This is an experimental structure of RNA, with 23 nucleotides shown. The entry is indexed under holoenzyme, protozoan proteins, RNA, ciliate, telomerase, reverse transcriptase. Method: solution NMR. The entry became public in 2013. The entry is an ensemble of 20 models. The work is reported in "Solution structure of the helix II template boundary element from Tetrahymena telomerase RNA" (Richards et al., Nucleic Acids Res., 2006). The PDB entry is titled "Solution structure of the helix II template boundary element from Tetrahymena telomerase RNA".

RNA sequence: GGCAGAUCUGUAAUAGAACUGCC
Repeated sequence: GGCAGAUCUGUAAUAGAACUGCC
């Protein structure tokens, strides 16, 4: 790095940042 997940910043609910584990 890819995948699922939750946080904070603002929320209809859409974003961004770090991490846990899997391969």